[PDB]
Context: one part of a larger RNA, bound to proteins that are not shown
């Protein structure tokens, strides 16, 4: 020296889930925007669509 | 192969974004001044002409620039390089302020132009609307964060839609088949006998009808509220029951299909599914709601409040948080006071002050009324009680107030100040007056205390259920009730103490050692009094025993202690131990009757040691007795009313029971107080870890091409050489 | 005369001084924390024994974790600089399997 997770003003609660073990299991990708940061060039900058090799 | 890569294009830069805004639009679309000349008006103004300067100013402003003076070694002069510095300058970015420019719009007003002479075009001054100009900052790419549209962090509805499969169960219609002991009752019809004038009646038989009765098969399923109820069974089993020729039971065929069927109608049945079947898809339907949401350490760290919302379990919004910094610094600011100066109407108070409420008398009184009352009767007399008036008097207010706090709320406490001189003005105007602005100059004892580095900008999460306590406070009988103010808490927070406990008391926390403490404690549990601790109080046959807090009131005690007031006592008190009940008199009333003795107003004397014209005894009336009173005795304090401590009565609940327990009474209880001692994660000293700050130090490891220093109170050279 | 004079300085390093350290919701930083794959690199490891697994063996780190020893195993695996993500479980009356 009360059992954890959870909602909760307040949980060890006579609140809910949880018998035990393994493996799986939940903020992603696309688009748009804003700001911050890094790089390039700079009143410019960008070939992204296309073409050439 | 990698390679769907990479490289290239440049007359492939179309095009996007940016480089220009503004207006609904037609459209318009981003500084001026000075000099000289002329025209017009009359030194000032406008228009047109030629030359010169030129993208504003004020305050602050990192840095940079100059430099009064100064940075030592034998002493003077005077140099080169550096170095510090009062004061003074150019002033980045940025901020505040004032001007200007561009577009919309308004008011006022006078001009200028011409291929179109116009319902043409352009310009000025002064306000005002703009996501503007005022010497670019964007574009591309990448990374993060945030918000959102999408399945959208994951899982989850009841639903809705489209298209299909089912009448093997069951519902209903149709077609074609099968099936239903034994009894009871005894309809119509009929036969015979009897009666009768007829109608027709009676009696006995026969007969065998019925949505008829008992009852089997069958079909059903009333009650036991029986069995069973993880069953034999996702509805069965037993007994007992309903019906059993009919609206009867039943096989197969066939028909009706889902907002449809079918229903002797229960929203029943429609394949264990029915107040709308089942299957697949739309579809990962939506969910302001429930559940979950996965490694570590380090730093900072909330909200439950404002406003708006068909807002109340939710959002947006401000506040509260975090992150990124940046502009300065080594004047400013402050949950504080001080000194000045304002503000206020609560607490208190007041009501012989206003408003409102409210008690009592007193004096006036004809100015009104009621009672009376003498009259021929009137304001004639007489009173008497009220209204009225006048001074007083008791008691009050959240929605009263003359007064009026504490705590509290603003402001000021300097350089953005003060004091001088001048200039501009279309404002104001007797005035060169006023007011405002602008320019130049001079003043630093930086003008209360204390503390502290500040300012500023973007992006931003969670929160938007709170709850508790001191004090104030509304409703309510009150509530661990509901609702506010202030501050502090718990929530988010451990730790010592309150036995136990969200919030109480102490104190806030990195991992340790030593010391000391707080609040609380020190009989034993249990660390510490195992002190020759101090002075008192208290006995409980329900003792008492520590904030919150966990149980008690009025009223009582001749328990005990302490106080206050008042009595009386050596002229002998307070108990104890005699007598007296009567003289007027049975005081007179009122009495059926009360003689001292029961009710109601009065309630005196004489003899005396005294003796109430009477405390108590007793009836329906006598009858009766004891106190007040008094001396006789013995010999120091006595009596009464209050008041406050502790204890006691008041004091009744249900499992057995809780000062935490054991227990404790020369205390281990209660009150007042001492030394000492105990221990927290608090405080002190030390170690170690990390964070933050010093935007701290180190490039000088400058070595025989050498010379070791720049931590010290107080600017600047461990300088270089030239003369004396 | 001698020919001598420690260490340091991955400056993203190293060193000094002072103060400080509670934390849900939430934010941020640092991980020489861990998982899978890709470009580079380690003249890396490995049948003289990879991964995996087991272990009252020895240790390191505040921790996430990691190293080494022994055993089993039988064929592949890891460090470092970068890139990428279907990257970290105790819960969800979670899914599936086992007991």
């Nucleotide at each position: 020296a009360c059992c954890c997770g959870u909602c909760u003003u307040g949980a060890a609660a006579c609140a809910c889930g949880g018998a035990c073990c393994a493996a799986g299991g939940a903020g992603u990708c696309u688009a748009a925007c804003a700001c911050g940061u890094g790089c390039g060039c700079g009143a410019g900058u960008c070939g992204g669509g296309g073409g050439c090799u | 192969a990698c390679g769907a890569a990479a490289g290239c294009c440049g007359c492939c830069g179309u095009g996007g974004c940016g480089c220009a805004a503004u207006g609904a639009a037609g459209g318009u679309g981003a500084a001026g001044g000075c000099c000289g000349g002329c025209g017009g008006c009359g030194c000032g103004c406008c228009g047109c002409c030629g030359g010169c300067c030129g993208a504003g100013g004020u305050g602050g402003g990192a840095u940079c620039c100059c430099g009064a003076g100064g940075c030592c070694u034998u002493c003077c002069a005077g140099u080169c390089c550096g170095c510090c510095g009062a004061g003074g300058g150019c002033g980045c970015a940025c901020c505040a302020c004032c001007g200007g420019c561009c577009c919309g719009u308004c008011u006022c007003g006078c001009c200028c132009g011409c291929c179109g002479c116009g319902c043409c075009g352009g310009g000025g001054a002064g306000g005002u609307g703009g996501a503007g100009c005022a010497c670019g900052a964007g574009c591309g790419c990448a990374c993060g964060u945030g918000u959102u549209a999408g399945g959208a962090c994951c899982c989850g509805a009841a639903a809705g839609a489209u298209g299909g499969u089912g009448a093997a169960c069951u519902a209903u219609g149709c077609c074609u088949g099968g099936g239903c002991a034994g009894g009871g009752c005894g309809a119509a019809g009929c036969c015979a006998g009897a009666g009768g004038a007829a109608a027709c009646u009676c009696u006995g038989g026969u007969g065998g009808a019925g949505g008829u009765c008992c009852g089997u098969a069958g079909c059903g399923g009333u009650c036991c509220u029986g069995a069973c109820g993880u069953g034999c069974g996702a509805a069965u089993c037993g007994g007992u029951c309903g019906u059993c020729c009919g609206a009867c039971c039943u096989g197969g065929g066939u028909a009706u299909a889902g907002g449809g069927g079918c229903g002797a109608a229960a929203g029943a049945c429609u394949a264990a599914u029915c107040g709308a079947a089942c299957c697949a898809u739309c579809u990962a339907g939506u969910a302001g709601c429930u559940g979950g949401u996965u490694c570590c350490c380090u730093c900072c760290a909330a909200a439950g409040u404002u406003u708006c919302c068909c807002u109340c379990a939710g959002g947006a919004u401000a506040g509260c948080u975090g992150g990124c910094g940046c502009u300065c610094u080594c004047c400013g600011c402050a949950g504080u006071u001080u000194u000045a100066u304002c503000c206020g109407g609560u607490a208190a108070a007041g009501c012989g002050a206003a408003u409102g409420a409210u008690u009592a008398g007193a004096g006036g009184u004809c100015u009104u009324g009621g009672g009376g009352c003498c009259g021929a009767a009137a304001c004639g007399a007489u009173c008497u009680c009220a209204a009225c008036c006048u001074a007083u008097u008791c008691u009050c207010a959240a929605a009263c107030u003359u007064u009026a706090a504490a705590u509290g709320g603003g402001u000021a406490a300097g350089a953005a100040g003060c004091c001088c001189g001048g200039c501009u003005c279309g404002c104001u105007g007797g005035u060169g007056u006023g007011g405002a602005g602008c320019c130049g100059g001079g003043c630093g004892u930086g003008g209360a205390a204390u503390g502290c580095g500040a300012g500023u900008g973007c992006c931003u999460a969670g929160u938007g259920g709170g709850c508790c306590a001191c004090u104030u406070u509304u409703g309510g009988u009150a509530a661990g009730c509901a609702g506010a103010a202030c501050u502090g808490g718990c929530g988010c927070u451990g730790c010592g103490g309150g036995a136990u406990g969200a919030a109480c008391c102490g104190a806030a926390c990195g991992c340790c050692g030593g010391g000391u403490u707080a609040a609380g404690g020190c009989g034993c549990c249990c660390g510490a009094u195992g002190c020759c601790g101090a002075c008192g109080c208290u006995c409980a046959u329900c003792a008492g025993a520590c904030c919150c807090c966990a149980g008690a009131a009025a009223a009582g005690g001749u328990g005990u202690u302490g106080g206050u007031u008042g009595a009386u006592a050596u002229a002998g008190a307070c108990a104890g131990c005699a007598g007296g009940a009567u003289g007027g008199u049975g005081g007179c009333c009122a009495u059926g009757g009360a003689a001292g003795u029961c009710g109601g107003a009065a309630u005196c004397c004489g003899c005396u040691a005294a003796g109430g014209a009477g405390u108590g005894u007793g009836u329906a009336a006598c009858a009766a007795c004891u106190c007040a009173c008094c001396u006789g005795c013995c010999g120091a304090a006595u009596c009464a009313a209050c008041u406050a401590g502790c204890c006691c009565u008041g004091a009744a609940a249900a499992u057995g029971g809780a000062u935490g327990g054991c227990g404790c009474u020369g205390g281990a209880g209660c009150g007042u107080c001492g030394g000492g001692c105990c221990c927290a994660u608090a405080c002190c000293c030390g170690g170690c870890c990390g964070u933050c700050g010093c935007u701290g130090g180190c490039a000088g490891u400058c070595g025989g091409c050498a010379g070791a220093g720049c931590g010290a109170g107080a600017a600047a050279g461990a300088g270089a050489g030239u003369g004396g | 005369c001698g020919c001598g004079g420690a260490c340091g300085c991955u400056a993203c390093g190293c060193c000094g001084c002072g103060a400080c350290g509670a934390g849900u919701a939430g934010g941020a930083g640092g991980g020489c924390c861990g998982c899978u794959g890709c470009g580079g690199u380690g003249a890396g490891c490995c049948u003289u024994g990879a991964a995996g697994c087991c272990u009252a063996g020895g240790g390191c780190g505040c921790g996430g974790g990691c190293c080494c020893g022994g055993g089993u195993g039988g064929a592949g695996c890891c460090g470092c600089c970068g890139c990428a993500g279907g990257u970290g479980c105790a819960g969800a009356u979670c899914u599936u399997g086992g007991u």